The RNA (crRNA (50-MER)) from uncultured Ruminococcus sp. has 50 modelled nucleotides. Entry title: the Cas13d binary complex. The entry also models magnesium ions. Taxonomically the source falls in Ruminococcus (Bacteria, Bacillati, Clostridia, Oscillospiraceae). Crystals were grown from: (8% (v/v) Tacsimate (pH 7.0), 17% (w/v) Polyethylene glycol 3350).

Context: bound to proteins that are not shown
RNA sequence: CACUGGUGCAAAUUUGCACUAGUCUAAAACUCCUCGAUUACAUACACAAA
Numbered sequence: 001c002a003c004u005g006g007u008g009c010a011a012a013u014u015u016g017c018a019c020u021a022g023u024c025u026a027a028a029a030c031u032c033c034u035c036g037a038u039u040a041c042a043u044a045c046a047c048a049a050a
Base pairs, nucleotide, nucleotide: 002025003022004021005020006019007018008017009016010015
C1' cells in the first nucleotide's frame, strides 16, 4: 500500500473514507502466454565419453 474515473457518505476555502471500475496509469485490462521462483527450463531418458 499506489494512480485516475464513477457512485455514496462526510467535509468551506486541505479534501477524507467506502464501494466500484479503468488495454486510453504504474514491469500492470479477462482467459492465456509470462514473471516473482528458488523446487528448474530445454527438438534427443539419465549417467559416462568426444